Solved structure of RNA (16S RIBOSOMAL RNA, nucleotides 921 to 1534), 614 nucleotides shown. The structure was determined by X-ray crystallography at 2.95 angstrom resolution and released in 2014. Chen et al. published it in Nat. Struct. Mol. Biol. in 2013: "Structure of EF-G-ribosome complex in a pretranslocation state". An Rfam search finds the family "Bacterial small subunit ribosomal RNA" in it. On this family, see Yusupov et al., Science 2001: "Crystal structure of the ribosome at 5.5 A resolution". Its Rfam clan is "SSU clan". The entry has 53 different proteins, among them RIBOSOMAL PROTEIN L1, 50S RIBOSOMAL PROTEIN L30 and 30S RIBOSOMAL PROTEIN S12. Crystallisation conditions: 0.1M MES PH 6.5, 5.8-6.8%PEG20K, 30-120 MM KCL AND 0.8-2.5% GLYCEROL. The PDB entry is titled "Thermus thermophilus Ribosome".
[PDB]
Context: one part of a larger RNA, bound to proteins that are not shown
RNA sequence: UGACGGGGGCCCGCACAAGCGGUGGAGCAUGUGGUUUAAUUCGAAGCAACGCGAAGAACCUUACCAGGCCUUGACAUGCUAGGGAACCCGGGUGAAAGCCUGGGGUGCCCCGCGAGGGGAGCCCUAGCACAGGUGCUGCAUGGCCGUCGUCAGCUCGUGCCGUGAGGUGUUGGGUUAAGUCCCGCAACGAGCGCAACCCCCGCCGUUAGUUGCCAGCGGUUCGGCCGGGCACUCUAACGGGACUGCCCGCGAAAGCGGGAGGAAGGAGGGGACGACGUCUGGUCAGCAUGGCCCUUACGGCCUGGGCGACACACGUGCUACAAUGCCCACUACAAAGCGAUGCCACCCGGCAACGGGGAGCUAAUCGCAAAAAGGUGGGCCCAGUUCGGAUUGGGGUCUGCAACCCGACCCCAUGAAGCCGGAAUCGCUAGUAAUCGCGGAUCAGCCAUGCCGCGGUGAAUACGUUCCCGGGCCUUGUACACACCGCCCGUCACGCCAUGGGAGCGGGCUCUACCCGAAGUCGCCGGGAGCCUACGGGCAGGCGCCGAGGGUAGGGCCCGUGACUGGGGCGAAGUCGUAACAAGGUAGCUGUACCGGAAGGUGCGGCUGGAUCA
Numbered sequence: 001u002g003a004c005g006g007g008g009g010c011c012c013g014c015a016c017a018a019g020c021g022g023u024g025g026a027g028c029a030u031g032u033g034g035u036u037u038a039a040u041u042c043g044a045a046g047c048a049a050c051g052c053g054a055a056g057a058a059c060c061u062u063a064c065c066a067g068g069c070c071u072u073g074a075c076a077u078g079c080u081a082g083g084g085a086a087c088c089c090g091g092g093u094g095a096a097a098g099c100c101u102g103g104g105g106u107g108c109c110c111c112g113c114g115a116g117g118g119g120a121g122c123c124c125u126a127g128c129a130c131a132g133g134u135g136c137u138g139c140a141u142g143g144c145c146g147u148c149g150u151c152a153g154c155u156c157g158u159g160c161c162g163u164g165a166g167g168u169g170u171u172g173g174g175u176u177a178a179g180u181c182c183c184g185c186a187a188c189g190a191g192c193g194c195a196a197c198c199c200c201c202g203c204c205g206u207u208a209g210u211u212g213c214c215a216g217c218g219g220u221u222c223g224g225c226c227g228g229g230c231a232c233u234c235u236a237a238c239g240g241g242a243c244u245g246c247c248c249g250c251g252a253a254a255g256c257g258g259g260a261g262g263a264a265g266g267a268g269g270g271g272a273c274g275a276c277g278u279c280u281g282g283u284c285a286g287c288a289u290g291g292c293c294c295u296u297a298c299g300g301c302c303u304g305g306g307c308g309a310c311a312c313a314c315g316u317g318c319u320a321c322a323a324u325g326c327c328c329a330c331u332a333c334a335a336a337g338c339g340a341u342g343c344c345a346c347c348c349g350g351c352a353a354c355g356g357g358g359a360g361c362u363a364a365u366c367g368c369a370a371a372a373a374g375g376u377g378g379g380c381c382c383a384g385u386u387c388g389g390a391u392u393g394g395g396g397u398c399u400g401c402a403a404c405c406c407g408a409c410c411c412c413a414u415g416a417a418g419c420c421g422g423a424a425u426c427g428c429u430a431g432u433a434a435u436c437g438c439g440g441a442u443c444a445g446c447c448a449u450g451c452c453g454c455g456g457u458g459a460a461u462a463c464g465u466u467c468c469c470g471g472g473c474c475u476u477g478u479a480c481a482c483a484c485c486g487c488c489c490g491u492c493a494c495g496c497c498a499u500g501g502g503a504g505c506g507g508g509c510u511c512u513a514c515c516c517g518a519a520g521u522c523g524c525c526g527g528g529a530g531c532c533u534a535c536g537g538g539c540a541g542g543c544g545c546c547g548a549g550g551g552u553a554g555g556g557c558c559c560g561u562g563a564c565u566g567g568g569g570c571g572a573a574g575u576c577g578u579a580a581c582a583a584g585g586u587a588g589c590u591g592u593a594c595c596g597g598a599a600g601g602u603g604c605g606g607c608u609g610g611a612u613c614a
Stems, first nucleotide, its partner, number of pairs: 001481002003478003007475004012470002015465001019428005026319007034310002042053002064305007073130001083124001089102005110118001132294002135292003141288002143283003146279001148277001153192006159168003172183003198271004203240005212230001213228001246259005321421001325380007337368003342361002346357004387418001392413007434457007486581001489577002492574001494571004499566003504561013520546001522544004531538002587608009
C1' cells in the first nucleotide's frame, strides 16, 4: 500500500425476504462426462465449459478411420533445356480418384520466301528453387472475446506532510443511479470513468401523396373500386416538447416530499456505450504471427465409414400429467421480416404430404398469412381418459447423384412413461413474469424443441436488510503479499550430518602414600686392616643423606574409542490431525502443575504484546 477476517460502522444488486412460474421425478431434442469404436475429432472445464465454436455433419462440410490412388503437387512466384503448345470430344479399366489411349489447332510479329524459321501468352513432360500441414506451443504472441462489473471507481499537474515506501487532493456531513451534486477542508485544478452528445418507443408540428377514405357529395359489377381528396391513419426527413422550469412545505445548500399544468416528468421506458486493472482466463482449428516438427507425406485426391456408438452421470431445453382442460366447426384483432432458375395466388387430382397447370410480383402495389391464445356453437364428464404422446408395424410424399448406417413431412394402425415430482435448485420488480403464436439468419433438404428478433393477453409481491451470494467507503487486526483457494504447528515414516549418554575399554599429564634405588657431590669412619716423596695426614675401602629412574595402590584433569540410545540440523507434492497469524473461530502469550497419538488441553496467578462493537 494492499489483500483478507467465523472485525466494526454506513451503503448497494432479484442477494434474501414477499410473490408467481420453473429445473431436479417421465418421455423426447441437444450438449458434455464416461465407456465402447478401425475412427467415434479437435477444442471449451465452477460462477465466466456443457442448445458453447457449430447462424444447418447423408456425400460436401471433416480436421477422424479403412481401403484405392498423386507427387512440383489442389495453388504462389520464377529459371534452364527436348518437345508440345488456346481448345474440344471419345475408347479401355475402375467404386471414384487415378492410370492408359485416340481424335485437332495460329489473330502476334518480320516482306524472308513462306513451309525454311524466330517469337507471345499459354498447355505438357522432365529437372531446379520451392508449395502444403486443421501437426505442437495461447505458458513466446497480435487481434478479437469473456469476466469481476455498468460495479463507481482509477489516476495526474503544482502546493503542502514524511528521512522513505507513501499521504493529502479522493479522510468528514448531507445528497445521488453515480468520485452526481452540495457544504466542509492544505489544498487549487485536471484526466480515464459517471452523465450528456447517437438509436428506439411515448405527445404534437412542417415537408411529402399509386398507403389512407363516403372523413364530404357523386357514381358502385356495392371491393376505396371509379372520379375525387389530402383531412384522418400511415410511410419518413429534421423540428418542437422537459428543466425540479412553476406553486406549497423541509433544508445552510445539494436535494427531498407533495400539488398544477402536460402525452410525457423528477434518469419517462428500453438500447448502443463497459475506466486503471484482475484472472499466466479463452482462442496457433476464423485470421495473423515467433519457434519446434513432417515433406513419395504429419501434404493432395477419391469411394465407404465415423463425428449419430450406449450398461451408465450431469447441464440446457421441449411436450406433458389435464375441465381455468381437451377436440371439432365457424368467426375475429398484430408486429417485425423474407422473396426472380425466389415467394408462389387461383384452379384441378389426391383424405393427406405433395402433384400437375398457372396469374401477379424487379414488390407500402404480388405472397409466404393464417397470426395463436381469444369469441361463438357442439362434443368429452374425472377415468392413465377424446389427458399424454413415446415406441413399433405398414403405406406414401419431397429434396438430393444418393436418404442402410443417418433427413423432413403425410396417412392408417400402435399407442408407452407420466394424474405434479427427494436432497436441492433457477428466473423475473411491469407491459416484466406467465402464456400465445409470427419472422429471419444458416440452408438443396434437415434432425431448430436451438439462436436473434416481432407482436397478442397480461398478474402477484417487496414489511424489512437480521440471514445466504457479490460488491462500495470508512476504520481494525495481521506472522497473508503466488496475497483466505494465504500461511502454519507437533508426533509419526524415510535418508544424510554433527553431537550428548552409554556395559565400558584404551591412553597423556598430574597428585598422594609406601617399597627398591644408579651416577655423583656432601657428611661421618678409615677400625681388631691394607698402600703412599710425612703417623694430629692422603688414598683404597666402609657407612649414610639427597637422589634419576623403577614398582604397588588410590584420586584429579584432558584425549581417543564403544554395541546401542536421547534429542538436534538439514533433505522433498510423505502420514494424522488444525495448534498459532483477522475475536484463529475457546484472545494470545506466560511461570508452574497434572493429563493426552500429536500439535495441545485444563487448573492457579501475571502480561496486553487483546478486546468489551452487540